[PDB]
Context: bound to proteins that are not shown
RNA sequence: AAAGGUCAUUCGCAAGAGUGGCCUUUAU
Numbered sequence: 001a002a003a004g005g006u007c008a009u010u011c012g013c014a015a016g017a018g019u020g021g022c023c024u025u026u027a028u
Stems, first nucleotide, its partner, number of pairs: 001026011
Other pairs, nucleotide, nucleotide, family: 012014tHS012015tHS
């Protein structure tokens, strides 16, 4: 610089959009 998983959590009827902790992987 990005990816994924997980535990929490902000908004929301939901759909959905985020955020924090931890782990794993990749490149510089």
Shown are 28 nucleotides from a PDB entry: RNA with a sequence from Escherichia coli.
It was solved by X-ray crystallography to 1.8 angstroms.
The work is reported in "Structural basis for Dicer-like function of an engineered RNase III variant and insights into the reaction trajectory of two-Mg 2+ -ion catalysis" (Dharavath et al., Rna Biol., 2022).
The PDB entry is titled "Crystal structure of postcleavge complex of Escherichia coli RNase III".
Crystals were grown from: PEG 3350, KBr, etc.